[PDB]
RNA sequence: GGCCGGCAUGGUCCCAGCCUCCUC
RNA sequence: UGGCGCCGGCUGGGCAACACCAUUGCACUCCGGUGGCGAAUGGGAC
Repeated sequence: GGCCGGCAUGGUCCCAGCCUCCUC
Repeated sequence: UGGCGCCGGCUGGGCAACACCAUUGCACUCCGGUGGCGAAUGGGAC
């Protein structure tokens, strides 16, 4: 960095924060 | 339009960076190995 399963969660944006061998 | 709810499995590419171990080594050929993803938030507008 890619896949799966069990569960939990009403949902779309905004400010800032936070993470890491594998785009900030 | 990187990701940021908990718990459990499957698996790759690379040591370039960071770390740690090993190494006191005469080269003009580039060349030791390993860990880290076992990661991370609240509040608000509707």